[PDB]
Molecule: THE REV BINDING ELEMENT
RNA sequence: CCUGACGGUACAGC
RNA sequence: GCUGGGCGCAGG
Numbered sequence: 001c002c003u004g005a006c007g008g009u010a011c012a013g014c
Numbered sequence: 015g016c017u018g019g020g021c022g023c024a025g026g
Stems, first nucleotide, its partner, number of pairs: 001026004006022002011018004
Other pairs, nucleotide, nucleotide, family: 008020cWH010019cWW
């Protein structure tokens, strides 16, 4: 860099 | 639900 059909008293918007 | 920001983890 990219991915997460991983997570958070969760976040911004639609 | 969609898009996107952040932290952490896992992966390529």